Solved structure of RNA (U5 snRNA; UBC4 mRNA spliced exons) from Saccharomyces cerevisiae, 206 nucleotides shown. The reconstruction used 209,005 particles. Keywords: spliceosome, snRNA, yeast, ribonucleoprotein complex, SPLICING. An Rfam search finds the family "U5 spliceosomal RNA" in it. About the family: U5 RNA is a component of both types of known spliceosome. The precise function of this molecule is unknown, though it is known that the 5' loop is required for splice site selection and p220 binding, and that both the 3' stem-loop and the Sm site are important for Sm protein binding and cap methylation. The literature on the family includes a 1990 paper in Nucleic Acids Res by Thomas et al., "The spliceosomal snRNAs of Caenorhabditis elegans". Its family is annotated with spliceosomal tri-snRNP complex assembly and U5 snRNP in the Gene Ontology. Among the 32 different proteins in the entry, which are not shown, are Pre-mRNA-splicing factor PRP46, Pre-mRNA-splicing factor SLU7 and Pre-mRNA-splicing factor SLT11. Method: cryo-electron microscopy, resolution 2.31 angstroms. The entry became public in 2024. The PDB entry is titled "Structure of the yeast post-catalytic P complex spliceosome at 2.3 Angstrom resolution". Ions in the entry include magnesium, potassium and zinc.

Context: bound to proteins that are not shown
RNA sequence: AGCAGCUUUACAGAUCAAUGGCGGA
RNA sequence: GGAGGUCAACAUCAAGAACUGUGGGCCUUUUAUUGCCUAUAGAACUUAUAACGAACAUGGUUCUUGCCUUUUACCAGAACCAUCCGGGUGUUGUCUCCAU
RNA sequence: GAAACAGGUAAAGCUGUCCGUUACUGUGGGCUUGCC
RNA sequence: AUUUUUUGGAAC
RNA sequence: AGUGAUCUAGAAAGAGAUCCACCUA
RNA sequence: UCAUGUUG
Repeated sequence: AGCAGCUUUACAGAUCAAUGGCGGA
Repeated sequence: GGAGGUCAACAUCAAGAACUGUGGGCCUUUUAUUGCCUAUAGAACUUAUAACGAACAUGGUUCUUGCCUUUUACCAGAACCAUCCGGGUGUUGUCUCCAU
Repeated sequence: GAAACAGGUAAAGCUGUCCGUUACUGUGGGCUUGCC
Repeated sequence: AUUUUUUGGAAC
Repeated sequence: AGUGAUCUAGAAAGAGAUCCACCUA
Repeated sequence: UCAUGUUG
C1' cells in the first nucleotide's frame, strides 16, 4: 500500500418523526 | 466575540516543605466560627549552592570599632528594625484595534 | 445559522429556549497494528 | 487449518 | 635564584591660652 | 708651656 475493525471534526449520496451524541448561541 | 494597552482597582506573594475547598468525626466556640483527624477535588506565582529583583540603595536604634577637636557629616563590623527603586500571578473593570 | 424573551447566579458557556450537525452507505480524517 | 485457545476426540 | 598580600582622600557649624635634643673653649 | 738685659 491493499484488506479488516474501531472512531466521527468534514464532504457527498440516502434519510430527515422522536430520542440520543457532538458543537455553539 | 478575538487580539492587544510603559491602563486602573482589588486580592495575593517566605512558611512544621511550610496550600485552599467540598464531606464525615472530635474539640473549641455560644449563633459567630477556630483547631485537629479522616475522605475527596483543585493547588496560579515564588524557592534549594533557597527565594518575588540572575538587579541592588538609604535610613533608625543598640553594641563594638576607626579618624578624631565637639555635633552634624563620616570609618566598618554586628544585631534588631524600616524606608525607597522595582517584580510575579490571579480576578474585575476600562481603553484601543478588528470582527461583528 | 443562533445573541429574542423569562428565570436563576458572585458570574457564566446555568434552566426553559434557539441554531447547526450527526445516526445508514460512500470518500476522506484519526486510532488499533489484526491478515502482513 | 500442523501439539497450549479460533477450522473440532465426536457421537453414541 | 628573586611570584603573591597595597589603609588613606571633605564639608558646615562650634572649639583652641604657654614652657627643654641640638654648631670642637 | 720657658722666648730674661748685664753683672759670672